Shown are 25 nucleotides from a PDB entry: RNA (25S RRNA) from Triticum aestivum. Primary citation: Becker et al., Science (2009), "Structure of Monomeric Yeast and Mammalian Sec61 Complexes Interacting with the Translating Ribosome". Keywords: RIBOSOME, PROTEIN EXIT TUNNEL, COTRANSLATIONAL PROTEIN TRANSLOCATION, PROTEIN CONDUCTING CHANNEL, SIGNAL SEQUENCE.
[PDB]
Context: bound to proteins that are not shown
RNA sequence: CCACGUCAACAGCAGUUGGACGUGG
Numbered sequence: 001c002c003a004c005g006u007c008a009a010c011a012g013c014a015g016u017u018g019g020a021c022g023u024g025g
Stems, first nucleotide, its partner, number of pairs: 001025006010018002
């Protein structure tokens, strides 16, 4: 990468989001 589950940290704000975190494929 792909797929699913998440937001304590990270993202120059924020977050219902992620290239982060977690587990597999």
Annotation:
Method: cryo-EM, resolution 6.48 angstroms. The entry became public in 2009. The entry has 11 different proteins, among them 60S RIBOSOMAL PROTEIN L35, 60S RIBOSOMAL PROTEIN L31-A and 60S RIBOSOMAL PROTEIN L19.